[PDB]
Context: bound to proteins that are not shown
RNA sequence: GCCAGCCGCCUGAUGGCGGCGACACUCCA
RNA sequence: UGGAGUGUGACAAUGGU
RNA sequence: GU
Numbered sequence: 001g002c003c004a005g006c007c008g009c010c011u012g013a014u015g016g017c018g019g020c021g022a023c024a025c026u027c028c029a
Numbered sequence: 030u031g032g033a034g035u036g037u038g039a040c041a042a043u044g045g046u
Numbered sequence: 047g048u
Base pairs, nucleotide, nucleotide: 002045003044004043005020006019007018008017009016010015022037023036024035025034026033027032028031
């Protein structure tokens, strides 16, 4: 310097709509 | 959406070429 | 090299 990642759902990735501003674990009179 | 805390997760501080 |  050019480039950006992961997971869903639909058309069944040649696209489109959503998440990762959350999930998990522990603990309370 | 009863509530607090601490683990992983921020591809500016990273990473393919 | 599939």